[PDB]
Context: one part of a larger RNA, bound to proteins that are not shown
RNA sequence: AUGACAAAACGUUGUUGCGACAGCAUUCCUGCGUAGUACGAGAGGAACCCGCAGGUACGGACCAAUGGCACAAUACUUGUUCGAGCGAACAGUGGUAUGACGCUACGUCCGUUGGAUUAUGCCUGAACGCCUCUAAGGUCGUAUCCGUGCUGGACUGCAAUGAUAAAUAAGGGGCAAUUUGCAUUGUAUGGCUUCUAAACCAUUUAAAGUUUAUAAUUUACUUUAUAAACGACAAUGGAUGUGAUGCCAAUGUAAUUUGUAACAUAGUAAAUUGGGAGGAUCUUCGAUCACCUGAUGCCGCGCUAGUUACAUAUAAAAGCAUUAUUUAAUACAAUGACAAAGCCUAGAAUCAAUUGUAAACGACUUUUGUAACAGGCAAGGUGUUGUAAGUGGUUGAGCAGCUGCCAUACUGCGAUCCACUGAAGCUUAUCCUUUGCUUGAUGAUUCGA
Numbered sequence: 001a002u003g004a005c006a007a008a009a010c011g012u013u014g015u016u017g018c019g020a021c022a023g024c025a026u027u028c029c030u031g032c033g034u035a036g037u038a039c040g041a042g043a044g045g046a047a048c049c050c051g052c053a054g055g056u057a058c059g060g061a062c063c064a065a066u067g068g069c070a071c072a073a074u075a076c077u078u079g080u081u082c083g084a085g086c087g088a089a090c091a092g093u094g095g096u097a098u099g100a101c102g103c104u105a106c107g108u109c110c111g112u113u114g115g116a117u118u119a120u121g122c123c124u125g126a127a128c129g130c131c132u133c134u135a136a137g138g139u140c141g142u143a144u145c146c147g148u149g150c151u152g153g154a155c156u157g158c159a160a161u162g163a164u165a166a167a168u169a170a171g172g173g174g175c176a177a178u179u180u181g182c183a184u185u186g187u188a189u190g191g192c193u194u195c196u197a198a199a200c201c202a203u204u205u206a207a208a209g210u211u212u213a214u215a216a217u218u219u220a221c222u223u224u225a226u227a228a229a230c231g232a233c234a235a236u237g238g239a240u241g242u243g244a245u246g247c248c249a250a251u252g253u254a255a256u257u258u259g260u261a262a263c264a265u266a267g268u269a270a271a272u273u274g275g276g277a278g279g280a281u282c283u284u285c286g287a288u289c290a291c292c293u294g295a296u297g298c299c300g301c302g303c304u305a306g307u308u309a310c311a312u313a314u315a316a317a318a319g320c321a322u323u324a325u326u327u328a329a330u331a332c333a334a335u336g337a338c339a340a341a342g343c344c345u346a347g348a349a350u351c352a353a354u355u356g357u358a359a360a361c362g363a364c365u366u367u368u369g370u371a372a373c374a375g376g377c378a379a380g381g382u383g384u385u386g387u388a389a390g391u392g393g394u395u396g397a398g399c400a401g402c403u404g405c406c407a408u409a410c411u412g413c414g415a416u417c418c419a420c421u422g423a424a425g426c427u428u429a430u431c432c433u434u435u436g437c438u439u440g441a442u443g444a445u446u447c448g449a
Base pairs, nucleotide, nucleotide: 011164012163013162014161015160016159017158018157021152022151023150026057028055029054030053031052032051033050039044058111059110060109061108062107066105067104068103069102073098074097075096076095078091079090080089081088114146115145121139122138123137172345173344174343184334185333186332187331195241196239211228215224216223262307273295347447348446349445350444351443353367356364373440374439375438376437377436378434379433380432381431383426384425385424390420391419392418393417398413
Other pairs, nucleotide, nucleotide, family: 001361tWS001362tHS004155tWH005156tWH019153tHS019154tWH020153tHS025058tWS026058cWW027056cWW034049tHS036037cHS036045tWS037046tWH038045tHS040042tHS040043tHS063065cHS065107cWS068104cWW070099tWS071099tWS077094cWW077095cWS087424tSS101428tHS105106cSS105107tHS113147cWS116144cWW118141tHS119140tWH124134tWH124136tWS125135tHS126132tWH127128cWW128130cHS134136cWH165347cWS167170tWS167171cSS167346tHS171346cWW172448cWS179180cSS179342cWS181336tWW181337cWW181340cWW182336cWS189190cSS191254cHS192247tWS192248cWH194245cWW196198tHS210229cWW212227cWW213226cWW214225cWW216222cWW217222cWS218220tHS233234cSS252257tHS255329tSS257313cWS258312cWW259311tHS260310cWW261308cWW263306cWW264305cWW265304cWW267303cWS268302cWW269301cWH270298cWW271297cWW272296cWW274293cWW277290cWW278289cWS323324cSS354366cWW355365cWW358363cWS359362tWS369372tWW382427cWW386422cSS386423tHS387421tSS388423tHS389421tHH394396cHS395416cWW396415tWS397414tWS402409cWW403404tSS406407cWS414415cSS422423cHS427428tWS
C1' cells in the first nucleotide's frame, strides 16, 4: 500500500458517526514600557511581576507575491541539408535568451490547554497541659506527569441510517411466531435430579454503623427531639423465598390414565378498535412503548381452599442380590427439508470506460437516459514570446553596376530599417467561460434479512 473466507450481540450493499487504544510538540532568547524606579553613602541597578513588539530552533501546511527549475512554447543564432523562399530538420536538449502551468524555499500563514499534585511555603492541630507544616485533617504548587486540542484507529470494534433484486406469464425475497404433518435440537431423565431477569440506599464507615416507633418536618425514609429494640450472638450464610417461590392446581399426583356430587369459606387469572403520563449504559426482534382517558360489545367462560361423600379409570416390565445401554413417550423453548394457506415486496454493488482534488500497482476523488448532460472541436477570455508571412516604401552603408542629345531612371543589386502589425505563434494536455458546429439507445460479473 491493498485486504477475502469465516466468526459474527448475526444478510447484501452503501452513507453518516463513535471512541477504546496507540501516538503525541512546540521552544528558548531579545528589544521597548516597567525604570534610571525599588535597592544603595555613592558607584551601580532589578528589560523586576505584568503588558507590548519581534526573533531563534523545530513542527504542520501553502504558492497570492518574490526567488529557483523549463510549455525542448517562442525569439535569435552556429554548422549541415532540403535548387531558392517558411511559425524545416539534424547535432541523444546544438547554444544563448525570455519563459506560463505545475513542483518548490531563499518566501508566506499557523503553532494549545485543564487536572491531580513533586520540591517548598502555610493553615488547623495534638500525642508531649506549652510548642510544632503532620499524627489524622486542610492548602499553595514545576519546563515534570496525565489528559484536552492534534494524528492513527480492534485489519475487520461499535452506533445511527438508506435502499432492499434477475419481478410482472412464472418465480425470487420477506412477515411467521401462527401453517401442517414431519423430523431433529436444547432444557426437561422416567411427573419433572426447578426458578430466583422480584433483593441490602446513593456517597459516606472498624466505637462507625443500625432499625422501627412517635412528636416535630421536607423539593427528598428532609432534618431534629424523646422512648424502646439483637448494642459484628446462636442468629444472619441462604432462604427473609425479599412483586412474599415452585416437581403442581387438576381431591390422579405420570414412558397410554382420566376424574364423577352435597355443607361452611373465598372471591380470582379472563381475548378486542380511535387520548395523556412513562421507559433507552458495547443490543436475546425500536413503523421505541408497558400500569394507563373516556368508548364498543362476549367465552359471560374456566376458579380456589376446606370438611365430607361417592362412581370411574390407569398403574405390577419376568425380578424376589430388580440396576442398569442408566435412557425419554413428558412438557417448554429452537432449527430443518420434502408436496403443504395467506400477507406483503420490486434493489444495488463491482468490472469496463471516465476524472485527476489521486496514483509505483491496487486503492482513491469523480462522471456516464433524448441529451436538464457530456466528450471532441470552435469562439472568446487569460497569459507567454515580442512584432509573422506577403506586399509596398528607396529605409539604407554603398556599388572596378548599367543608363541620351534632353536636362533623364529603373532595377530579380544591398545587411539592416519602417508600414500594414502589441502582430503572429503557442495557451490544458492538470488554465477560465459557453445559445456556436458535431457526437452520444446495448456492455460484463456477482450479491437475500
Solved structure of RNA (28S ribosomal RNA, nucleotides 3522 to 3970) from Drosophila melanogaster, 449 nucleotides shown.
The entry has 76 different proteins, among them 40S ribosomal protein S9, 60S ribosomal protein L27 and 60S ribosomal protein L34.
Entry title: Drosophila melanogaster Ovary 80S ribosome.
An Rfam search finds the family "Eukaryotic large subunit ribosomal RNA" in it. A reference for the family is Yusupov et al. (2001), "Crystal structure of the ribosome at 5.5 A resolution", Science. Gene Ontology terms of the family: ribosome and structural constituent of ribosome.